[PDB]
Context: one part of a larger RNA, bound to proteins that are not shown
RNA sequence: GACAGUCAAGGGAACGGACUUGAAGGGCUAAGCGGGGAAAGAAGACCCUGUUGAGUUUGACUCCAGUCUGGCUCUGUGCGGCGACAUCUGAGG
RNA sequence: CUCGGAACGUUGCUUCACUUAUCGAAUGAAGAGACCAAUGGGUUUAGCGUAGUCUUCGGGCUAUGCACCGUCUAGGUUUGGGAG
RNA sequence: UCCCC
RNA sequence: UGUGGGUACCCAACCGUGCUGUAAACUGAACCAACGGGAU
RNA sequence: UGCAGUUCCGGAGUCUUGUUUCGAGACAUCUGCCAGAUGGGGAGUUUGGCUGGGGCGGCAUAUCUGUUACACGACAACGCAGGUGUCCUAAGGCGAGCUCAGUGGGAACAGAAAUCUCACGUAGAACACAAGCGUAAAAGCUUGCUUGAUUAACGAUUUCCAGUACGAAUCGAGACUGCGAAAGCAAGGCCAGCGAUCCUUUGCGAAGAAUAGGAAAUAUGAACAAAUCAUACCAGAGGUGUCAGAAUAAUUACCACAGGGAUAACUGGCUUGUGGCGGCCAAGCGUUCAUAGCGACGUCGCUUUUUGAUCCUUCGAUGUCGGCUCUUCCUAACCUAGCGCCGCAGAAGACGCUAAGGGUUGGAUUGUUCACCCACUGACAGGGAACGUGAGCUGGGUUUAGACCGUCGUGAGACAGGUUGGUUUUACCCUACUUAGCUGGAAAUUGCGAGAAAAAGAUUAUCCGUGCAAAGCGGACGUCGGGUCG
RNA sequence: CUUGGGCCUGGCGAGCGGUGGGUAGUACAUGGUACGCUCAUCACC
Numbered sequence: 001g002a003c004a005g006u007c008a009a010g011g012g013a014a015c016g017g018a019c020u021u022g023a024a025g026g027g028c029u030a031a032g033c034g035g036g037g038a039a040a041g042a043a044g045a046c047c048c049u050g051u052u053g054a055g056u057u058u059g060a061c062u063c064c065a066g067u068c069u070g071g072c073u074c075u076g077u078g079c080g081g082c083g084a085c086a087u088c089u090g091a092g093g
Numbered sequence: 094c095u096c097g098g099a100a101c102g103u104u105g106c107u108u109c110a111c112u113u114a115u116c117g118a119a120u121g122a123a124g125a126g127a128c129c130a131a132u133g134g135g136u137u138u139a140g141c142g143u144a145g146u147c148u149u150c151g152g153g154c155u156a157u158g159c160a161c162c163g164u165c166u167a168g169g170u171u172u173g174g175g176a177g
Numbered sequence: 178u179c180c181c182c
Numbered sequence: 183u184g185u186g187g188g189u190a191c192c193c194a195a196c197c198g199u200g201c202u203g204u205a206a207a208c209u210g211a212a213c214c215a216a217c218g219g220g221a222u
Numbered sequence: 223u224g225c226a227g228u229u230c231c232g233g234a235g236u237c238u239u240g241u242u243u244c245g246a247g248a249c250a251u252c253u254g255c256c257a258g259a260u261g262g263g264g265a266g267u268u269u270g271g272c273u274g275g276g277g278c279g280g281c282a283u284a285u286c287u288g289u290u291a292c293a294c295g296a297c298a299a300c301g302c303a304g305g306u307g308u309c310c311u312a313a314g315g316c317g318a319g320c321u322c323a324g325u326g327g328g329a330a331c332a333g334a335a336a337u338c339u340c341a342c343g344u345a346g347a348a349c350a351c352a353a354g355c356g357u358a359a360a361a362g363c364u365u366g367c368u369u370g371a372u373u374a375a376c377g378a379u380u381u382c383c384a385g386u387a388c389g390a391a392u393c394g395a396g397a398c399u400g401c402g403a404a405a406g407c408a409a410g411g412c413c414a415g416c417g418a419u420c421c422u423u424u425g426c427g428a429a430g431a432a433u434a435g436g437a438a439a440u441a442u443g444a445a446c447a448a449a450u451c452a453u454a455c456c457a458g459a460g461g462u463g464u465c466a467g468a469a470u471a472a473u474u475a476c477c478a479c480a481g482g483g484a485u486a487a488c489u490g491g492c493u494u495g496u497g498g499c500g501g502c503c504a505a506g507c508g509u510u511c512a513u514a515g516c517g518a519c520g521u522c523g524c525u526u527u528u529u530g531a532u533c534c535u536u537c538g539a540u541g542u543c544g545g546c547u548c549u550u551c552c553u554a555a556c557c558u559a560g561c562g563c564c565g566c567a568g569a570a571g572a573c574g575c576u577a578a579g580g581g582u583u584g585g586a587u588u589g590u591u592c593a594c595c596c597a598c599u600g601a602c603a604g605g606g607a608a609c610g611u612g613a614g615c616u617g618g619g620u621u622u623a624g625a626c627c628g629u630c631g632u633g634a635g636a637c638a639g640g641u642u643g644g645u646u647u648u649a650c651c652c653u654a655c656u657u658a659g660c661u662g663g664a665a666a667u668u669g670c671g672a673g674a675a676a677a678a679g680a681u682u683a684u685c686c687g688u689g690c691a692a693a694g695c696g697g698a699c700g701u702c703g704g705g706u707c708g
Numbered sequence: 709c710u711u712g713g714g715c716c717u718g719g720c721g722a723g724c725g726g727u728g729g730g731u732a733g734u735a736c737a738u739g740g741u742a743c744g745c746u747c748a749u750c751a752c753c
Base pairs, nucleotide, nucleotide: 003017006023007022008021009020010019026661027660028659029658030657031656032655035653036652037651039648040647047482048481049480050479052478053477054474055473056472057471060267061266062265063264064263066260067259068258069257070256071255072254076111077110078109080107081106082105083104084103085102089097091095092094115246116245117244118243119242125238126237127236128235133162134161140159141158142157143156144155145154146153147152165200168197169196170195171194173192174191178187179186181184217232218231219230220229221228222227270283271281272280279300284306285305286304287303288302289301307465308350309411310410314368315367316366317365318364319363320362322346324342325341326340327339328338329337348357349356351415354413370398372397373396377393378392379391380390381389386466399408400407401406421460422459423458424457425456427455440454441453442452443451490534491532493530495529497525498524499523500522501521502520506516507515543618544616545615546614548610549607550606551605552604553603556581557580558579559576560575561574562573564571583597584596585595587593624642625641626640627639628637629636630635685697686696687695688694699721700720701719702718703717704716705715706714707713723752725750726749727748728747729746730745731744733743734742735741736740
Other pairs, nucleotide, nucleotide, family: 002018cWW005037cWS011016tWH014490cSS014491cSS015489tHS033654cWW034035cHS034649tWS034653cWW037613cWH038536tWS044046tWS048485cWS051468tWW057633cSS058060cWH058632cWS061262tHH065261tHS073253cWW074252cWH075248tWS075250tHH079108cWW088099cWW089098cWW090096cWH101102cHH104105cHS112247tWS112248tWH114247tHS114249cWH115250tWS120122cWS129199tWS129200tHH130163tWS131163cWW133239cHS135139cSS135160cWW139140cHS139161tHS148151tWS164236cWS166199cWW166201cWS167198tHS172193cWW176177cSS180185cWW182183cWW199200cHS206207cHS215234tHH216233tHS250251cSS250252tWH261263cHS268471cWH269472cWH280282tWS286352tWS287353tSS290299tHS291298tHH292297tWW304352cSS305414tSS307463tWS309313tWS312369tWW312371tHH321360tWH322347cSS323343tHS331332cWW333335tHS333336cWH345358tHS347360tWW356361tWS357360cSS360361cSS360362tHS370408cHS374395tWS382387tHS402404tHS402405tHS417462tHS417467tSS418462tWH419461tWH436437cHS436438cHS436439cWH462467cWS472634tWS474476cHS483487cWH485537tHS486537tWH489535cWW492531cWW494496tHS496528cWW503519cWW504517tSS504518tHS505517tHS507512tHS508514tHS511565tWW512517cWS525554tWS533534cHS541646tWS547611cWW553578tHS555557cHS556578tWH557600cSS563572cWW581601tSS582603cWH586594cWW588592cHS598602tWH599601tHS611614cHS617646tHS623644tHS631633tHS631634tHS649651cHS663666cSS665668tHS665669cWS669671cSS670671cSS678682cWS680683tHS689692tHS689693tHS708709tHS708711cWS722753cWW724751cWW
C1' cells in the first nucleotide's frame, strides 16, 4: 500500500490522477532530488457540542469526621449555705 | 396580691471538710500511718457501770462515764539513784 | 585508771 | 617523760519523731553477721 | 567456770478498721449516651437555554397592540415601533340629566392665562395603562341608588391547538339581587395582567326530626363501640417568570473522553462596505486662461497587493508568523529602449503613449511584515504564485507544562499586558525535475494495406554522355563454339 | 517478343582496372602514399 499515477483551462463539495474540451504521451531502466501526491505519522490537544468527566477552589447545594459546648451518667461520705415544695401562721391594700 | 419565721420530711443547686470510685505520676510497687491516742474500734479478748427507752423477757437501742485494743525509741534539756 | 618505762 | 590496754553509769520528766554520716566542693573502702541472751 | 553442738530470741522495736507510694478527687485529667454550635480538613453533586462559533451584551424564554404579511385564515429573523406580572368599593352595576377638545364675540379688579355669558363645534376630547378598534339624548361627563366583582345543577362553544391542558373569551340554564315608571341592563373594569401532580392550609356536610338508611341523617380507621385524633370526597388559597412547572457557585495553561467541519482560529470560494487604483461632468486653482499641470460639489467603474461580512470545503489534523534560499508569473512602468505634450530657452523636471526583454543594492534599531535613518546607485517600482517556499533550513516571535511583576479575583486562578526558560520526526514508493543506460517502432508491434520534397519510357524494360522533358551532336570490346527455353 | 530472341557457359585476342614483384625520376611533413616503365596474377568476362 482503495485503485492508480503527464498537463492547461473549464465546471464541480467553490484548489482533479480519473469528468468536459484541448495539449502531451514508444517501451524498460541507474543515480539523485524534495514541486506535487491538499504524502506518513495520532479517532485535533485549539474551538464548540453532550442534560460525559476529572484535578483544584470557595461566600455553591447537601452532608461527614475533627474541635468545642450543654445535659445526664460514671458518683461515694459529713457539716453547712441559698431557694423551692408541703404544713401552719401573719397582717395589710 | 406582698414579706417575716419554725420543724418537722425531701431537694434544685452550692461552700467547706473528707476518701473508697476515678484520673495523673513514680517505683525492681523498697520502708506508709500509728505507737505522741479520738469528735475511734470492740460482746470473735471486752468488760464494768449508770440514766432513759424498748423487749418475743433471752437481751437490745440511745446517750453518758470507766476500763481494754494500746507498745517502743536516736538526739536535745534537767530530776533522782549506785559503784568500779 | 592500769602495765611497761 | 613516753607507749599500749581500759573505765567514766542507770532511771525519771519535757521537747523531738523514727532521727548513728555531711553544712564549700576537687574521685579510699563497705556483701554472703559479729556478738549477746533463753532453753537443751 | 569456760568450750563446742541442736534450738529459738535479740542484734535489726511493735502494731494494721487492710489501701505500693505520692498528687489530685467526686471534679474532669475519666466513661458512654443524648443535644447543639463550629467545621473545603474531607465526601457527593451542580454550576439553564436561545445565540450569524462561544463568551460579554441582549432576549426575540410566558404574553398584548400596530407594522413586516403579499385585500380569507395562517407565516420567519438577535426584523421595525411599543407594551404586560399592575391599578380600581369604584376607576364595578344601573337609571337619569348633560356634551366633549377647542374657537369667536362680550363682562370690576383681570393681564397669554382665574370666573360669568352667548354662538359655532362629526368628536379634532374622554374612556387607569401600550396600541388598534369602537362610542355623542354615549360607551364620554355629572349625579342618585347600589354590590351582577356573589352564587351558578361537571350545559355547550371560541381563541392556542394534537382540535390536549392553562390563561383569556362567547352563548346559555337555575338561585338570590341591584338599577329603572318600563322594555330591559348587569354575574367586574371587552379584548394583556398569569400557574399542574405531590404537600400544606381554609371553607361547606347548622339544629331537630326517620323502629330504620328510605325521596330525604357525609364516609373510613376493616373483632365491636364512645369521645379525641388522623384520613377521605367537593371548592378555593400558599408556585414553580427556564412561566406544560429540577432544589444548584467557581477554576483548569496539569487537564480527560465521546463527538462535531451541524461550529470558531489559518488557505481557497462568493461579496467589496472598507482599503487600493481609475473614468465622466466642470465650480474654482493656475498673473491671464476650466481642462500645461489638478478637479471641489456630484456621479460611473475597475482591482482583490487591506480589513470586514459569510461559514461552502477541511476537526479518525491540509504544520500556524517572519527571515533565509530559489524559480516563475503579472503591469497600475522606478531604471533601461523608443515617442507625444508642457506655464518644454538651456539644464533639471511635470504629464501621457507603446512596451515586463533586462535590472531593481549594502547597512544601524526591531522576531517583526511594516516603519525610520545612514550610504551607494542608471534605479533602488508595486505585486502574485495555498497571505509561493518548515520530510528545504532557521525557531527570534506567537501558543503547553517552570518562574517573576503589575492589575484583577476571598480563592483556585485570569490578563491581543510585560518578562525569562523551553525535543522542529520519516522518503528506499509514484509522478515532477536533473542527469545517466538499454531498446523496439510508419497498419506507431499486425496486412501481404503498395503514397519517394527520386528518376523520366519497347509502360521507365532496350546502352552511356551533351542539350531546354528541344533540335541535334559525341561515344560503346570483338571473334570462334556449345548447352537450355519462347 | 520470331526480333541479327532471352539466359547460362567454353576457347582465343583487346581494353578499363585491382593486387603482388622488379626498376627510374618526382611531388607531398621528410617511413608512406601517389605517378612512369616492366613482369605475374585476379576481376569486369